[PDB]
Context: bound to proteins that are not shown
RNA sequence: AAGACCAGGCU
DNA sequence: GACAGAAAGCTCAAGTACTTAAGCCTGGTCTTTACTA
DNA sequence: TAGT
DNA sequence: TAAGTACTTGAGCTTTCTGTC
Numbered sequence: 001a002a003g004a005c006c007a008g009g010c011u
Numbered sequence: 012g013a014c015a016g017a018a019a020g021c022t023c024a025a026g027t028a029c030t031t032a033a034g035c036c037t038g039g040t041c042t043t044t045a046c047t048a
Numbered sequence: 049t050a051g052t
Numbered sequence: 053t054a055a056g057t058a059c060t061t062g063a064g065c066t067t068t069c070t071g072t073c
C1' cells in the first nucleotide's frame, strides 16, 4: 500500500 | 396374412450442480517471508 | 542467497 | 448452511417392423 479479522453505531 | 416378439423410442420421476444471501458509516489491530535448501 |  | 431452479439420468410403456406360423 493493500488485504484480513473483529468491535460498535443509525435505521 | 395374421400373430407376437423384439426393436428403437419416448416420456417421466429421482439425484446433482449451482446461485444469492440490505444500506451506509466509524474505528482498531495485524500481516504480507516461513520454510527448506 | 536461492528455491518451495 | 440453507434454501430453490435447471439439467442429467434411469425406470416404465408405447408404436412398427420383421419373422414364423
Base pairs, nucleotide, nucleotide: 002042003041004040005039006038007037008036009035010034011033012073013072014071015070016069017068018067019066020065021064022063023062024061025060026059027058028057029056030055032053045052046051047050
This is an experimental structure of RNA from Homo sapiens, together with DNA, with 73 nucleotides shown. The sample was in a buffer at pH 7.5. NCBI's taxonomy places the organism under Eukaryota, Bilateria, Boreoeutheria, Primates, Homo. Released in 2025, the model rests on electron microscopy data to a resolution of 2.7 angstrom. The entry also models zinc and magnesium ions. Kujirai et al. published it in Nat Commun in 2025: "Multiple structures of RNA polymerase II isolated from human nuclei by ChIP-CryoEM analysis". Among the 12 different proteins in the entry, which are not shown, are DNA-directed RNA polymerase II subunit RPB1, DNA-directed RNA polymerase II subunit RPB9 and DNA-directed RNA polymerase II subunit RPB2. It comes from the structure "RNA polymerase II elongation complex transcribing genomic DNA extracted from human nuclei".